An RNA structure with a sequence from Staphylococcus aureus, together with DNA, in which 108 nucleotides are resolved. Primary citation: Liu et al., Nucleic Acids Res. (2021), "Structural basis of Staphylococcus aureus Cas9 inhibition by AcrIIA14". Protein in the same entry: CRISPR-associated endonuclease Cas9 and 100AA. It was solved by X-ray diffraction to 2.22 angstrom. Keywords: UNKNOWN FUNCTION. The PDB entry is titled "Structure of a protein from bacteria".

Context: bound to proteins that are not shown
RNA sequence: GGAAAUUAGGUGCGCUUGGCGUUUUAGUACUCUGGAAACAGAAUCUACUAAAACAAGGCAAAAUGCCGUGUU
DNA sequence: CTATTCAAGCCAAGCGCACCTAATTTCC
DNA sequence: TTGAATAG
Numbered sequence: 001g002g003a004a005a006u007u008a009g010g011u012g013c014g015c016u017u018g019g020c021g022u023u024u025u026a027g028u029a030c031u032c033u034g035g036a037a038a039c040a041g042a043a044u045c046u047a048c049u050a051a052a053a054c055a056a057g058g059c060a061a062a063a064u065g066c067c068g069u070g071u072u
Numbered sequence: 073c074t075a076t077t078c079a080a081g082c083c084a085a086g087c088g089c090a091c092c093t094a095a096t097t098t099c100c
Numbered sequence: 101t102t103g104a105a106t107a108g
Base pairs, nucleotide, nucleotide: 001100002099003098004097005096006095007094008093009092010091011090012089013088014087015086016085017084018083019082020081021054022053023052024051025050026049027048028047029046031042032041033040034039057067058066059065073108074107075106076105077104078103079102080101
Other pairs, nucleotide, nucleotide, family: 030043cWW030045cWW035037tHS055068tWS056068tHS060063cWS
C1' cells in the first nucleotide's frame, strides 16, 4: 500500500416536502374631503387576508404529468 | 470618461446509494 | 464579484 468486518463522523449525486420571500390585482384597516349617521368620493402611502406569477420560456393534455441556473 | 453607489432569494425536514476519515481484529 | 445607473 491492498482485502473483509463493526462503530462513530464526513462528503457528494439524486429524490421528496414544508413555511417564508418578491410582485400585481381585489377586499379590509389607516390618511384626507362631504355628512348627524349609514355611506360616498379622493389618495395608493403603511399593514393584514385571498387569488395569481416568480429564472425568459418550452412540452404536454385530467396526469401522485415533464424540462429550463451543474459538469465535460 | 472616472469615481461612486446600489444591490444581488432563504431556511427547515426527510430518504436512497456512492465515496472518504477515525478507532479495532485478521491476512496479503 | 458583477450589471449598471449616476454625479461630476